Shown are 89 nucleotides from a PDB entry: RNA with a sequence from Donggang virus. The PDB entry is titled "Crystal structure of a mosquito-borne flavivirus dumbbell RNA". Rfam match: Flavivirus DB element. Rfam links the family to the GO term translation. By type it is a cis-regulatory element. Rfam's curators write: This family represents the flavivirus 3' UTR elements DB1 and DB2. Keywords: viral RNA, noncoding RNA, flavivirus, viral replication, RNA. The 2021 paper behind the entry is "Three-dimensional structure of a flavivirus dumbbell RNA reveals molecular details of an RNA regulator of replication". Crystals were grown from: 50 mM Bis-Tris pH 7.0, 25 mM NaCl, 25 mM LiCl, 4.5 mM CaCl2, 50 mM Guanidine HCl, 23.75% polyethylene glycol 2000.

RNA sequence: GGGGGCCAGAUGUCAUGUCUCUCAAGCCUAGGAGACACUAGACACUCUGGACUAUCGGUUAGAGGAAACCCCCCCAAAAAUGUAUAGGC
Numbered sequence: 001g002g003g004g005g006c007c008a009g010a011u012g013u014c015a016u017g018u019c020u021c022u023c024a025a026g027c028c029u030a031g032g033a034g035a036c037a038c039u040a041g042a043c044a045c046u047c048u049g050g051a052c053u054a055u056c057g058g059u060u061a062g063a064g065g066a067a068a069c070c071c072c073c074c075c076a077a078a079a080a081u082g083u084a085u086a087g088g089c
Base pairs, nucleotide, nucleotide: 001075002074003073004072005071006050007049008048009047010046011044012043013042014041015039016037017036018035019034020033021032022031026089027088028087029086052065053064
Other pairs, nucleotide, nucleotide, family: 023030tWW023085tHS024029cWH031084cWS031085cWS054062tWS054063tHS
C1' cells in the first nucleotide's frame, strides 16, 4: 500500500494427519502427487439464501444502511500432477 469485518451455504487455496503412488534399481525417512479425515480453522471484488435496521399516521411494504478515523483478521497467492530433491539400512 491492498482486501475483509451481520449470519449461514455453495466453489477453490493453505495449515495438521492418514492411506496409495512417485522420485526407486529393494525397504524406510525427507521431497512431490491422488484420495480421504480432523479444526468445529484461516483466506479467497467466486457466487446464492437469510437475519437486523430502514422517524410516531397505518400495513401483509424495503432504495438504502454510505463516507472519515480507530481496532481486529488476511496479503505477492500463480505458472506447479513445474524444475527439482537429500539421508538411513